[PDB]
Context: one part of a larger RNA, bound to proteins that are not shown
Molecule: 23S rRNA, nucleotides 1377 to 2241
Organism: Mycolicibacterium smegmatis
RNA sequence: AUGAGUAGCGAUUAGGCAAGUGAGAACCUUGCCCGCCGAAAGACCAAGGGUUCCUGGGCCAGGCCAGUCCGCCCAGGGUGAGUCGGGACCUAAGGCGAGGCCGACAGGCGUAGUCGAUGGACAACGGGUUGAUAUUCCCGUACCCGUGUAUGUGCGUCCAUGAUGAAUCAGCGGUACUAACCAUCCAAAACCACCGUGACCGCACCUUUCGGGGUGUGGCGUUGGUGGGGCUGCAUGGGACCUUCGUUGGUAGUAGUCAAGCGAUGGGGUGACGCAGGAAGGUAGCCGUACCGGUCAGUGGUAAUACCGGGGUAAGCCUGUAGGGAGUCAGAUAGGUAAAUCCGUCUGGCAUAUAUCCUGAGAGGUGAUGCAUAGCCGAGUGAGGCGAAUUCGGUGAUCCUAUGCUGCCGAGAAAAGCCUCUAGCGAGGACAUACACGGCCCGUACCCCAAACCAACACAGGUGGUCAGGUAGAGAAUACUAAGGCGUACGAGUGAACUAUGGUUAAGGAACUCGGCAAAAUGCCCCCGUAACUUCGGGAGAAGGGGGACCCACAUGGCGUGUAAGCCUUUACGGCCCAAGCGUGAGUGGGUGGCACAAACCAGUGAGAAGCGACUGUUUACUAAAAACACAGGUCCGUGCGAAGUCGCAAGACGAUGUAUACGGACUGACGCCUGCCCGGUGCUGGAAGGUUAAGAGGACCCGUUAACUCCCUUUGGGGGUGAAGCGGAGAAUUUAAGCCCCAGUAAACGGCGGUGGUAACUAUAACCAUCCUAAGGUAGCGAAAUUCCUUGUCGGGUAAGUUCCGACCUGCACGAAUGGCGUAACGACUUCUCAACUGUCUCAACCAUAGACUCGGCGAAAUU
Numbered sequence: 001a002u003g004a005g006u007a008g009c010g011a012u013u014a015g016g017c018a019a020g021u022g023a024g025a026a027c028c029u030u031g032c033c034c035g036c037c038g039a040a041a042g043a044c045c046a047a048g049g050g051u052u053c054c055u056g057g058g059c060c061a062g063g064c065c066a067g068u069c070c071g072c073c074c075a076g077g078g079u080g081a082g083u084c085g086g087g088a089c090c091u092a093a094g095g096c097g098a099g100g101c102c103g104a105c106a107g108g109c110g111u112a113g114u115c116g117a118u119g120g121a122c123a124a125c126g127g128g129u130u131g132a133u134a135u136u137c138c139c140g141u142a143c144c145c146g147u148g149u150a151u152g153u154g155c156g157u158c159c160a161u162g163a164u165g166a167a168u169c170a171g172c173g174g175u176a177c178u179a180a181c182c183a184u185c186c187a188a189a190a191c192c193a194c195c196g197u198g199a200c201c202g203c204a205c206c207u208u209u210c211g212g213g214g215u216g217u218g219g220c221g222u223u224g225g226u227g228g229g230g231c232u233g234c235a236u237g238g239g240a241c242c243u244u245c246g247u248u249g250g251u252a253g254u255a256g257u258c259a260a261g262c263g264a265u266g267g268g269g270u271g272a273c274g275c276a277g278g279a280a281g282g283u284a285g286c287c288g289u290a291c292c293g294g295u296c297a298g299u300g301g302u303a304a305u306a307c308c309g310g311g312g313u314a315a316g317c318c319u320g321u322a323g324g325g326a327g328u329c330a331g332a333u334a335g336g337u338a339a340a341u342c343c344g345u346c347u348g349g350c351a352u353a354u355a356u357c358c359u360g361a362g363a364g365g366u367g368a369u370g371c372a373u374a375g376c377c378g379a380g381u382g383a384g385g386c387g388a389a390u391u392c393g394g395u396g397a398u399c400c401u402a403u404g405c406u407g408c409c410g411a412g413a414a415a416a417g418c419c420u421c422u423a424g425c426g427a428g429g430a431c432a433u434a435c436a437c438g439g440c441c442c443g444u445a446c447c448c449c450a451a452a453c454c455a456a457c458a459c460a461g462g463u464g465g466u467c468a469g470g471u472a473g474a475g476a477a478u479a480c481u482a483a484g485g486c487g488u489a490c491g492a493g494u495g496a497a498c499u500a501u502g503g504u505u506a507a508g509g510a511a512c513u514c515g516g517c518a519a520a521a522u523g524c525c526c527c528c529g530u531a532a533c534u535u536c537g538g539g540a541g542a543a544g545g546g547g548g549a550c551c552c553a554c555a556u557g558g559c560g561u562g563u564a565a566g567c568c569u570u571u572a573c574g575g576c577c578c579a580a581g582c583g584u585g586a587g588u589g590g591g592u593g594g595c596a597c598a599a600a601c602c603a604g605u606g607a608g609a610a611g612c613g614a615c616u617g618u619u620u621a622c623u624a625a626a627a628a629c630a631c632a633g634g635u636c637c638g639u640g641c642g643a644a645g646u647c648g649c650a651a652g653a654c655g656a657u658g659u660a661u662a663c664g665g666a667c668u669g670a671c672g673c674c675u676g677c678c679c680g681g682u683g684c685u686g687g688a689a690g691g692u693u694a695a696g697a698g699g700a701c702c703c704g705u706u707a708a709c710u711c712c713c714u715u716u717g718g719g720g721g722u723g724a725a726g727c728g729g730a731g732a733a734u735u736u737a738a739g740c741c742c743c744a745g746u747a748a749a750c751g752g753c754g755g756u757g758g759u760a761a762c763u764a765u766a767a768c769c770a771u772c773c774u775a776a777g778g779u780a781g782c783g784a785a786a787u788u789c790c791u792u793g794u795c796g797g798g799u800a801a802g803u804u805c806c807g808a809c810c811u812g813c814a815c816g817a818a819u820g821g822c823g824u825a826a827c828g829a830c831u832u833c834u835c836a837a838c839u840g841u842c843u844c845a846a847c848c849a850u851a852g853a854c855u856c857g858g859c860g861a862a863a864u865u
Stems, first nucleotide, its partner, number of pairs: 001865001008859002015033002018030002034487002037484001042467004048447002052445001053077004058073001062070002082144001084443002089120002092118001094115003100109003125140004145439001151432003155428001197221001200219002203216004261425001266421005274408001276406002280401003286394003291310005312371002316366003323359004327350007335343002362573001372390001375386003409412001453462002469481004490857004498852008507843002516839001524548005533538001535670001549592006558584004566576003569572001593597001606835006612828002617629002633668006645654003671823003676753003681750002683746005690741003697734001702729001708722002711719003754773002756770003781815001782812001793809005
Other pairs, nucleotide, nucleotide, family: 002864cWW003863tHS004862tHH005006cHS005860tWS006861tWH007860tHS010457tWW013035cSS014487cSS016033cWW020028cWW020029cWS021025tWH022024tHS026491tHS027066tWS027067tSS036485cWW037041cSS038040cHS044466cWW047448tWS054132cSS057073cWW058072cWW059070tWH061072cWS065489tHS067489cWS077132tWS078079cWH083143cWW087440cWW091117tWH091414cSS093116tHS097112tHS098111tWH099110tHS122123cSS124135tWS125314cSS129134tWH147438cWS148436cWS149435cWW150433cWW153431cWW154429tHS156260cSS156428cWS157427tHS171245tSS176237tHS178238tWH179237tWH190226tWS197199cHS198221tHS199220cWW202217cWW251252tWS258259cHS260429tSS264266tHS264422tWH266338cWS271416tHS273414tWH275407cWW279402tWW281361tSS283397tWH284396tHS285395cWW289391cWW291311cWS292388cSS296303tHS296304tWH304306tHS310389tWS314368tHH315367tHS317366cWW319363cWW319573cHS320360tHS321361tWH322360tHS327355tWS339422cSS340421cSS351353cWS374387tHS378383cWW379382cWS398476tWH426427cWS446452tWS450463tWH473477tHS497853tHS501850cWW506844cWW509839tHS510516tHS510518cWW510839tWH511841cWW512841cWS520838cSS523603cWH529543tHS530542tHS532539tHS534536tWW534537tWS535824cHS541604tSS555586cWW557585tWH562580tHS563579tWH564578tWS565577cWW578579cHS605836cWW612627cSS614826tWS617628tWW620624tHS620625tWH632669tHS632670tSS639643cSS639662cWW641658tWW641659tWS641660tHH643656tHH644655tHS648650tHS668818cSS674817tWS674820cWW675820cWS678775cSS693738tWS694736tHS695736tHS696735cWW698733tHS700731tHS701730cWW703728cWW704727cWW706724tHS707723tHS711718cWW754772cWW755771cWW760765tWH766768tHS773777tWW774775tHS778816tWS780816tHS783810tHH798802tWS802804tWS817820cSS840844cWS840845tHS
C1' cells in the first nucleotide's frame, strides 16, 4: 500500500440562547434559565505521583474534531510551624549481630546489644490575608516541655535535738541422764500329770506250713530341753554435790555515722489492652419560637396575621456535676537477684463517715467592651468604612463519658515516659517567681474514588481513613433538594431495515422450548389463623384473609420533656410537684374524593413429591461453586518428653515455653439403628528355635622365583629335575547381625465374600442334600438407583397422550455396610418432576420512546492481501 475515507470517536446526566474576546466561537470567559450527583459525581488526608498549583504568552506537536481553552508547550511566581507529621524517645512481628556454636567455600544460626510503626510518649485555637501558603504569616488570647537567673519561702552537712534499734560475762526447758517401788499380758535353765510314739527291749492273738506284718500294753528316749534361790554387771523414772540464770555494777548519750539535694544499665507501682449487650447522661447537629433587618412581589386574594435571611463565637485558664472505681494510722515480715521508708503479707488502732482519694464528658463564667455577622453607603477585574439582633426551648446520634457497667468464653501486646524505693556521694541543693535570653534540621504547593495513583490512553475497573444537611421514611436503601461541583471534549439531520435498552397488547396462557431461560408476578406495617413432619428450636413471614388515602370529633387526649412558682435541706452545677410551654405516637366513631388509599421509589412467588449432600463455609483469579473441599462425630495407629514427626548436609528452631482429657498421621463424616463373614496375597505387629547370607579376620591346596644340588665337563657350574627360608600370587575352611525363609496376631490396614447339580401336595420353585475349589463365597439394609447394558424391564399413580417422575416387584449384566449402608428435621444462587398466579417464551407478531445503524461536517483504524 489496500479494507476506506468505511468501522469507531470511549456511557447510562442534556441543553438553548444572549453578550465578550478572537480570524475563525456549540465546545473558552460572563450572564439566564434546564438537567445530573449530592453516604457523591462535595470536602479533607494517608499511600502514591512530583510542579500536573497560580499568573502571564502563543496553538505546529499533544486533547480521539476546531479550539482563543487545557493536566500543551514557553517565562515568572508560588510551599513561611518550639505546639501538625517523620529523627531526637520505647518497643511488637521480624531483620542484623561482637564474641559463641556449626558449616568443604560461600555461609547458616542465634546471646549481649542495635534496628525495625501499622502502636505508646510531649505542648494550639478563632478570625483576617493575597492570584497562588497556612493550626506556619498578622491579630488576641493560652500552653507544655527543655537551660538559667537570683531573691522570697526556705532548708546541713562543716553545731546538734528526737525514735528507737542491735554486738558482750552469770541457768532455768516437774519435763525427767542414773541404783528402785506399786499394777498390768507374755516366758529363757522343764518339777509335777496325761497323751501321740523316730527308734529299742519285748509280753498274748491273728495271718502264708514256719516268714514279713497288724492289734492291746509295760520301761525309757521326745521325729515334735523349766521351774526355786542369791552374789555381780548392764537396761528403764526420783532429789542433790562442783561447772551451766533469775542480763547489769562502773561505764562508753565521752568520741565514729549522717539524712538536706540530687543519686542508677538495679526493684515496685503506673501506665496496660477481648467479643457482645443494655441503659443513663451530654455534644456535634436540626426543628419550631422569640428577637433583628428587609419584604411589597406584573394574577384572584395576602401590605403583615404572612414571606426571605440571620440569629455563631474556640483552646486554655476557673468550677469539678451526672457518673465510674476504690476505706485511715502504728508495729513486725525477709519475699521482689543486694538494700529499701516502695511494693506484697500478717498483726493491732481508726473506720462503713456521699469520710477520703483517684477518674471524669458535659453545663455556667472568664475567655469576649473582641471577632464574624445579614445588609447600608460610595467604588467594578473588585477591594473599603459602617455595621442591627447574637435568646429559647424540643429532637437527637454510629460522636464523648467508655480504656466505664453487666454478661460470655474463644480469656483478650511490649516497652517506654511518670511516681516511688533504695545501692555510690556530699559542703550547697529543694520550691516559686520579676528577668531577657535561648528551642534543629526535613515535609508543608497540587491531585488524591481520579483526564494527576495502579491499569500501555485524558480507559464505563481497583484503591485505605475522616466530615454525614432537609423532607418523607427504619435507616448509611430509596426519591427530590442546600452547601459545593458537574453536564468528561465529536457534533447537525434524517419516523428503513436490523441490533441493543425499554413501555404497552386483543384472547389463549407453557401449546415453543432440554429446561417456565428470560420476562411477567408477589413484594410494607398492624391484626386474625396457619398442615404434613420434627432433633421440640423449627417447619413459618408456611398458605389465606381484613384495615391502610384525606377531614372532623373524642382531645385543650396517653407519652416524654420540663420552665415559673412553690417546698425541703448534710445549701448546691442539690432532692419533691411541675401549672405554663414544646414535641407526641395509637385507636375508635362520623364524613368525603377518587378505578385504585403499603398507590411513587423501594419492596418475598408459592405449594407438592422426591435424588445427593447435615448445615454457616471454601475452591478451578480469567468457562466447571457441585453431589467436590472443608469441617463439628467417631475410629485406628504412633507419640514418655533433650517425644513422636518436621525444616535443616549443623548448630538449632516447630512441635511447646505444651506433656497421653496433649500432639502427629490416616479414614469416615452431623444425628438415630448399625457397622456382618474372610488373616490365603500384600502390609504392619510380636516370636528367632532352625536354613541362607556382610564386612572383617583369616592360611590347606595350588602356582613363581631361587641356594643347595642332581647324570656329565671342564677345570675354579649349567644343560639333561627337585626344591631350600622369605618373598609374594591367587587361596582355604573357621567366626559372623539384621533381614528373607518359618510360627502366630491383626482388617475402622490395602483387599474378597462362587459358581455346579439334584431335589413339593395342578401350575413355576430349592425353603433341603451332593461337587470342586479357595479363607470365606454378600448377613441387616436397599435395590432398572447418581450404579440396570436388553432397558422405554413389568405393574399402578399423574396426563389425551409420560423413553423424564413417583410408588412397588427383584431376572442386583456390574449395591452393600468406616474408599460405610439405611432414614433423617433444618439448610442449599444443588438434581428431577407436578400444581395455582403469572405472563409476547409461543399461536403470531403489532405499535411506540430511546442509543446505533443512514446523510452532512471533523479526525481517522484492523484483521487479510